[PDB]
RNA sequence: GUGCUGCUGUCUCCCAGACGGGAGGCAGAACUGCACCUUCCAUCAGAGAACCUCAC
DNA sequence: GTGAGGTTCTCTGATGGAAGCATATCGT
DNA sequence: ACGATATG
Numbered sequence: 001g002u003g004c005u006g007c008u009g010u011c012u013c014c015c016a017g018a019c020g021g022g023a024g025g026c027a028g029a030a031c032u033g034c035a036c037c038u039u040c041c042a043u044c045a046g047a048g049a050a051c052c053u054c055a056c
Numbered sequence: 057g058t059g060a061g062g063t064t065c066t067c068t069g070a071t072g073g074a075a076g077c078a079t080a081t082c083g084t
Numbered sequence: 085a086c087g088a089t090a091t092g
Stems, first nucleotide, its partner, number of pairs: 001036002009026003013022003037076008049064004079090006
Other pairs, nucleotide, nucleotide, family: 003034tWW004034cWW006031tHS006032tWS008028tHS012023cWW016019cWH028031tWW045068cWW053060cWW054059cWW077092cWH
């Protein structure tokens, strides 16, 4: 430094609201907690959102 | 108001590839 | 002995 979690940070979203909680995005780090061979490429299978018509 | 059958965007997983230098002689 | 190509 990298997935996970973590403001002593931030922004945004939602529910009660004027007590808080629940989604996400960055900054992280000088804060732990488990681990860490990786970069690039091309295919194939699978899972999600939304989009259009036509039927029931 | 859903099921069924086609596009149109973000992604993740699996099985392939190219990889991450050694030596050697000659001229100064 | 060390640097400059060259190539196992």
Solved structure of RNA (crRNA) from unclassified sequences, together with DNA, 92 nucleotides shown. It was solved together with Cas12-2. The entry is indexed under Cirspr-Cas, RNA BINDING PROTEIN-RNA-DNA complex. The depositors describe the entry as "Cryo-EM mini structure of Cas12-2/crRNA/Target DNA complex".